[PDB]
Context: one part of a larger RNA, bound to proteins that are not shown
RNA sequence: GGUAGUAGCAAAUAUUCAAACGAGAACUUUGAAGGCCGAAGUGGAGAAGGGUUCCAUGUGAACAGCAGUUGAACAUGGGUCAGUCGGUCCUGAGAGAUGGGCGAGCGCCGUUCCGAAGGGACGGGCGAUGGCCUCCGUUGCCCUCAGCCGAUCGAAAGGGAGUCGGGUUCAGAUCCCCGAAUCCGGAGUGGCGGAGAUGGGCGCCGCGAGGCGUCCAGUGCGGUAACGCGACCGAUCCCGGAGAAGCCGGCGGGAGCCCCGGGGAGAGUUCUCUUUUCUUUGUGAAGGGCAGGGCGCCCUGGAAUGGGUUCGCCCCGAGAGAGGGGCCCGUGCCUUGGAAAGCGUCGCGGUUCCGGCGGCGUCCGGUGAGCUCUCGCUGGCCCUUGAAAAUCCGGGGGAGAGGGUGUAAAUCUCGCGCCGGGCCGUACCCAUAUCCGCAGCAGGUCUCCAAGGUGAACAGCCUCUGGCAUGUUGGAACAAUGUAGGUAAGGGAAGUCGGCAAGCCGGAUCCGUAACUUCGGGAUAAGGAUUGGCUCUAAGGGCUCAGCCGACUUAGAACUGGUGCGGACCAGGGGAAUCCGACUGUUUAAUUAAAACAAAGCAUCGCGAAGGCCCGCGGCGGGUGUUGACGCGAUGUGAUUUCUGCCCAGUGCUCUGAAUGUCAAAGUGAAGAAAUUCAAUGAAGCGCGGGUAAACGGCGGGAGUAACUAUGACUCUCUUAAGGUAGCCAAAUGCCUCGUCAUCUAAUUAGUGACGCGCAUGAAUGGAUGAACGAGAUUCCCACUGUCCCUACCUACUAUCCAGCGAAACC
Repeated sequence: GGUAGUAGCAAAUAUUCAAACGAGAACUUUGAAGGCCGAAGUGGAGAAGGGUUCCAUGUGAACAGCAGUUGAACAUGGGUCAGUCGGUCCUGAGAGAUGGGCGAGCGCCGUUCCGAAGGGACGGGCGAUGGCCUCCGUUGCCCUCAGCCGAUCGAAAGGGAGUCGGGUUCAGAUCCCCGAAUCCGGAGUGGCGGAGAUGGGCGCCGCGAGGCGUCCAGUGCGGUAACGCGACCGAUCCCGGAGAAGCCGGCGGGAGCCCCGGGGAGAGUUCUCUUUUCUUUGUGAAGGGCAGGGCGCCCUGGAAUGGGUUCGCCCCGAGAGAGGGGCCCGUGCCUUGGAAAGCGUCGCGGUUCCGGCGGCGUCCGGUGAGCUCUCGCUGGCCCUUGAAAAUCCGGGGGAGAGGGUGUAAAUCUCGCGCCGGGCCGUACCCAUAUCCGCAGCAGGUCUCCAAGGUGAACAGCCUCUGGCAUGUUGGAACAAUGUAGGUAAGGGAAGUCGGCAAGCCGGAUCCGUAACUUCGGGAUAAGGAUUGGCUCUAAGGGCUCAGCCGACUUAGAACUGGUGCGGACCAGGGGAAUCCGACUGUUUAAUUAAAACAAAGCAUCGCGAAGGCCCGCGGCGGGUGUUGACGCGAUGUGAUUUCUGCCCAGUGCUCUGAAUGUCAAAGUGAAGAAAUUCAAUGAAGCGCGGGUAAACGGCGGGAGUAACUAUGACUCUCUUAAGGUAGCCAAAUGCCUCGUCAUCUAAUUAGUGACGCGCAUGAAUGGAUGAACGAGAUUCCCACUGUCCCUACCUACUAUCCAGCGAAACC
C1' cells in the first nucleotide's frame, strides 16, 4: 500500500433559550428553565502514592481519538510561615553490632549466651582556684556505695506534657495578624511576696494598756471518720500506682443533629384560601461557682413477719433499710474571657483606599426505643484471658540540716514576675481526569462527617446543603439482524440432554401447620382470611380528688370509593423422594465452588531431656521449648446411633540372642630375605525364633442330596494364611443389561421399592444409618408462565446516512 475514508468514536435517564467575548461558538463565560448524584453522594477533608499537577495572566504551534475563544497542555511569574499539628523520644513482632564460636575466604552463627562489659552517684578527709577566693560554683587525689543487662535500630493508625476564637490571600492558615491561654527548661547575687513565724517560763518598770534582762521549743493545722486547707524538710534503699489493655449485650446520664409550640427580623405566595410558607434567632481554650451522675468511701444504728432493689440482676449480722456527711468526674448551666468582636436587618458615609460609622435584636419553652458520639453502671463468652517500653507520681523509712528567741534559719510540689524553646514536613489530587493498571482505561486502592419524607431499617424511591453536565463528539432518520427491557387470545413443559431462561409467591396482622427427628428442629412447613380513605369510641402516662401538660402505640365501630387497597418501591415459589458430604468454613487469582480439602469426634505410633521430630556447610549451633505425657511430634478415619468379622502365609514395623551360620577395618600369632601369604578373633546388619492387621493388604472351587419336579438345609471332596461375618446393592460400584417383579406414564434404556449366582459390594483401604443444612447430582406432583404450538407488537442504545476524526487482522 489494498483493506479504507471502512470497523468504529453506543456501560451509568438530558438537555433547552437568551446575552457577553471572539475572525470563527453545540462544547468558553453569565442569567433563566428542565434534570441527575439523593448524606453508604457525582458532596466536604485526609493516609499511601503522585511532585509543582495548586494560583494569576496569555496562546490556540503539538495533546485533550469532534471541536474549542477552553483544559491537569504550553510560556511567563508566584505560592507551603508552628514550643502547642506530626516526625524527632519509647518499645512491640522483629532487625542488628561487641565478646565468643565457626569459617580457605568475602564473612557466617550468635544478642547475654564461655566476657575484667557500671567511666555512674552520695557522703567523709586533703589540696586548690573564681565571684564581695565570704559562701557557693569547679577540678584533682584518697576513703565509700551498687544491681544493671546488655551497643544500636524498629510505628507520620501503638504510648507520648502543651492552642483556641475571630479576621486575612488570586493561591498558606490550630503556622500570618489581633486577643486570650497553656507545656517544658533555666535563674551565684536567686527577682518579689506568703509558709516555715514566732510562744512560753523566770526577775523587774508602768495603776492598767505594754516593754526590758536570762532559759527553752518550734521539719504546719483541722475534721469522730471518709478526708480537707495555699505550701507544710529530707539521702542510699525498698514497695506500689498510672502509663496498661479483649469481644458482645442491656440500661442510664450528657451533648450534637432532627421535630413541635410560640416571640421578633427579613424574604416566598396572595386568580382563591392560608394569624400561612422559608431562613435566622451564638460563645472557645484555660479558671471559679452551681448542677448533675458514680463510689467495695465514712459515722449513728442493728434487721425474720425477712427487707432493699434492677430491664435483667443483685445485696445484707463479714452489717439491710433509715438518717447525716466525704470523695471522684463533669464535655451540663451561670461567670472572667465577652460583646468591643461575629451575625441578622434599617440607615449616613470615605466618589474610593474602608475589621467605616450610627439604630435595635441576637428570645421563651417541650418532646421522642428518634440518629451519632461520649461518659458511667452491670451482665455474658473463652481448652481464645486479650502487649511492651519511654515517662510521671505516691507511699515505708530516717543517713542528715537549720535557728537560739530574733531584721531567725534550713527548706517550699503556694501565688506573682523575667528569658528561651533549636531541626524537618506543611501548597494540590486522593479518584468514572492529578495514584497503580503503556492511556483522562466501566478494573483496583486504607479512612473521618452523614439532613427531610415514605418506610422495621445506613434497604429501595423522591427532596434540602453542596456538586455535575450524562462520562474520549453531534445532527437526521426508526430497515433487517442485534444488546437491554416489556406485553401476548387458547393450551400449559406437549420445547429442550435437562423447567435453561422466563414466570408464580413475596411485607405486615389474625388462624393454622404434617411425616421425620439427634426433641434442639422441620417452620415463614403446607394451607386460609385481611390490608385504602374518612368519621368516631376505648385503653395504655407525668405535674399540684379535679385541673393542667405531654405523647406515641394498640384495639373496636360506622360510612365510603367501579372489590380497589404491602396500588410505586421493598419483597421466600412450594411439596414428595433418591445419592453424596454431618454441619459453619476453605479450595485450582484467569474454564472445574464440588461428593474435593479442612473440621470437631474416633483409633494408633515415638519420646521422661545425653529424648521424639525435623533444620543447619560449620561450632557448648536451632526450633518445637517462656515446653514435660491432660505435652510435643508423625499418622489413618471422618459428626450423632449401631458395629468394626476372619487372616501374620507375603512385604513392612517391633522384640530376644555369644546358642551362633556369615562379615569389613584395625589389632594378634605363624611361614618367608622381605613385599606377601596363611590362621584364629572380630561389632552392627542379616540367617533363626516371637508379637503386630483402627500396618500395607487379602478373605475359594468341583459334585450329589426331603416321598411330583425344582430350589435345596444337609453330605462328599480339592485346596490355601483366612476362604467375605454383620450389613448393602444393578448403587457414584453390575460387563451380560434396556437383568426380573411392582409402581409412576396413554406410551418411560429415566426414577423409586424389592429380588442377589455380587464380571469386580462390604466393615476406621471403614460398613449401615441419614434429624438439620448444602449456588452439590437425579425422579415425580401443584401452581406458574411465549420453552413450544406460532409467532406478533411497543421502548431505549446500536446497526443506516451525514458534519468531524479515524485503525487492525489478513494479503

The RNA (28S rRNA, nucleotides 2357 to 3864) from Oryctolagus cuniculus has 811 modelled nucleotides. The structure was determined by electron microscopy at 2.9 angstrom resolution and released in 2022. The depositors describe the entry as "Mammalian 80S ribosome bound with the ALS/FTD-associated dipeptide repeat protein GR20". Loveland et al. published it in Nat Commun in 2022: "Ribosome inhibition by C9ORF72-ALS/FTD-associated poly-PR and poly-GR proteins revealed by cryo-EM". The entry also models zinc ions. An Rfam search finds the family "Eukaryotic large subunit ribosomal RNA" in it.